[PDB]
An RNA structure with a sequence from Sweet clover necrotic mosaic virus, in which 45 nucleotides are resolved. The structure was determined by X-ray diffraction at 2.9 angstroms resolution and released in 2018. Entry title: Crystal structure of an exoribonuclease-resistant RNA from Sweet clover necrotic mosaic virus (SCNMV).
């Protein structure tokens, strides 16, 4: 230098009802993506 992870932000899509978990904030939606910080696997047919 490259890749992946993430509630800034940007674009777009979704929407019969409720309860609970985490969190100040919950559609824990898709893609893109700043800074910063991180980084094998805890097995599968």
């Nucleotide at each position: 230098g490259g890749g992946c992870g993430u509630a800034a932000c940007c674009u777009c899509c979704a929407u019969c009802c409720g309860a609970g978990u985490u969190g100040c904030a919950a559609g824990a939606g898709a893609g893109g993506g700043a800074a910063a910080c991180g980084c094998a696997g805890u097995c599968u047919c």